[PDB]
Context: bound to proteins that are not shown
DNA sequence: TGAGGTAGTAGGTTGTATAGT
C1' cells in the first nucleotide's frame, strides 16, 4: 500500500 | 449537550498472508 474503520476540528455546516 | 447526512483538512487503527520443520 489493499480492505474495513476511528478521532479532532464539530454542538461546526447542511436539513427537519 | 438534538439528531440525520454530505463533504473537507490533519493525524490515527486493526485484519490479512508472509516460516521453520
Nucleotide at each position: 500500500a489493499c480492505a474495513a474503520c476511528c478521532u479532532a476540528c464539530a454542538u461546526a455546516c447542511c436539513u427537519c